[PDB]
RNA sequence: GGGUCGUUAGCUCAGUUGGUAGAGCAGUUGACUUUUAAUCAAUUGG
RNA sequence: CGCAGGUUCGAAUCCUGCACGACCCACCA
Numbered sequence: 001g002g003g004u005c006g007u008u009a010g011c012u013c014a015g016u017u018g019g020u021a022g023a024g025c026a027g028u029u030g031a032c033u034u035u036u037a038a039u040c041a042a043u044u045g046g
Numbered sequence: 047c048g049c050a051g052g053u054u055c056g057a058a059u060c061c062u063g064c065a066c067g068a069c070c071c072a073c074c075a
Base pairs, nucleotide, nucleotide: 001071002070003069004068005067006066007065010025011024012023019055027043028042029041030040031039048064049063050062051061052060
């Protein structure tokens, strides 16, 4: 140099050739406990 | 929804360029 492409929340990272960006974690707010972790729910953030 | 610029009533999505990272090919003399 020619072809194979990739750039998304703290991190990982979906979404028929256009109609309000979210699946997992991470957190942050509850529950519990004497308290912390564990466990059980909900939620923010571009 | 990497950053500028367009296309569209509407762009993470379509288009162009830049910036950055990753793999394959580059044979005979």